An RNA structure (Sarcin/Ricin 28S rRNA), in which 27 nucleotides are resolved. It was solved by X-ray diffraction to 2.25 angstroms. Crystals were grown from: ammonium sulfate, K-MOPS, magnesium chloride, spermine, cobalt chloride, pH 7.0, VAPOR DIFFUSION, HANGING DROP, temperature 295K.

[PDB]
RNA sequence: GGUGCUCAGUAGGAGACGAACCGCACC
Repeated sequence: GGUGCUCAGUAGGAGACGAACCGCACC
């Protein structure tokens, strides 16, 4: 660096909706 997971339906948002940083695995 990549992929998946998690983070968390949390934070955020009037609502509709809806993250990221850590982190974990493997390459």
On the sample the depositors note: THE 28S ribosomal RNA WAS CHEMICALLY SYNTHESIZED. THE SEQUENCE OF THE 28S ribosomal RNA IS NATURALLY FOUND IN Rattus rattus (RAT). It comes from the structure "Crystal structure of a mutant of the sarcin/ricin domain from rat 28S rRNA".